Source information:
Shown are 77 nucleotides from a PDB entry: RNA. The PDB entry is titled "Solution Structure of HCV IRES Domain II". It was solved by solution-state NMR. Keywords: RIBONUCLEIC ACID, HEPATITIS C VIRUS, INTERNAL RIBOSOME ENTRY SITE, tRNA, LOOP E MOTIF, HAIRPIN LOOP, RNA. The work is reported in "Structure of HCV IRES domain II determined by NMR" (Lukavsky et al., Nat.Struct.Biol., 2003).

RNA sequence: GGCUGUGAGGAACUACUGUCUUCACGCAGAAAGCGUCUAGCCAUGGCGUUAGUAUGAGUGUCGUGCAGCCUCCAGCC
Numbered sequence: 001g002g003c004u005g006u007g008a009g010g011a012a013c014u015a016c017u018g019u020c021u022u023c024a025c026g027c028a029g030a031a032a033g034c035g036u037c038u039a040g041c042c043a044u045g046g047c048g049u050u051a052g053u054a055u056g057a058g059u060g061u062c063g064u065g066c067a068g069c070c071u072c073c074a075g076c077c
Base pairs, nucleotide, nucleotide: 002076003075004074005073007072008071009070010069016068017067018066019065020063023060024059025058027056033049034048036046037045
Other pairs, nucleotide, nucleotide, family: 001077cWW002075tWW005072cWH009069cWW021062cWW022061cWW023061cWW028055cWW029052tWS029054tHS030053tWH031051tHH032050tWS033050cWS035047cWW036047cWW039042tHS039043tHS052053cHS
């Protein structure tokens, strides 16, 4: 210097904006395990299932919400 803040203070906070979460809708996608083969020593190799399941994702919406402000102070870079 600008920027941020270990901030601080008041307002604001509804609103606006993002975001938070929620509401319904909406798109995805496991796996542990389970089963069985081959091999034919032992499974390291293979097969389906597991299950469109668990879980996630986004849409619009949700609150007087959070965040953001200014201002002092302060310090980061």